[PDB]
RNA sequence: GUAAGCCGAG
DNA sequence: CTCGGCTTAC
Numbered sequence: 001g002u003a004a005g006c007c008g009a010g
Numbered sequence: 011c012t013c014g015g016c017t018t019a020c
C1' cells in the first nucleotide's frame, strides 16, 4: 500500500 | 437498496 471477506442496521 | 460495526490478503 489497495482490494477482498464477514457481520449488523433499513 | 443504502448506511453503520468487525475480520483477511496486498
Stems, first nucleotide, its partner, number of pairs: 002019008